[PDB]
Molecule: P-SITE TRNA OF 70S RIBOSOME
Organism: Escherichia coli
RNA sequence: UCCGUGAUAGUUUAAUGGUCAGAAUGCCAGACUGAAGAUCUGGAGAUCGGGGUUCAAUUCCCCGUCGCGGAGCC
Numbered sequence: 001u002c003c004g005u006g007a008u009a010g011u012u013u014a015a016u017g018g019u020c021a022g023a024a025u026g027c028c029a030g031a032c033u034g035a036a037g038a039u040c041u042g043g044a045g046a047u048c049g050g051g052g053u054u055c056a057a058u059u060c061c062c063c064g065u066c067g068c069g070g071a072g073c074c
Base pairs, nucleotide, nucleotide: 001071002070003069004068005067006066007065010025011024012023013022027043028042029041030040031039048064049063050062051061052060
Other pairs, nucleotide, nucleotide, family: 008014tWH009010cHS009023tHH009045cSS010045cHS014021cWS015047tWW022046tWH026044cWW033035tHS053057tWH054056tHS
C1' cells in the first nucleotide's frame, strides 16, 4: 500500500429482505424491609458514518474509520 473480513441497547450478544429488530445483564412503578441487597409481580433503551439499489434493507451495492488476518523478489 494492496485483497479479503468484521461493526447491532451502556455491555455480551440474536436475525433469509417486516405485526413494530429478538434476548440476557437494562428502565419505570409494585411488593418486600428499620432502612436496604438480592428476590418475586406487573408495565412501557441499539443496526459504525455517509451515499446508493429496492414497493420494502441489520441483510445487496459503493466510500470512510477502526480492529483482524494475509501478500512476489529481497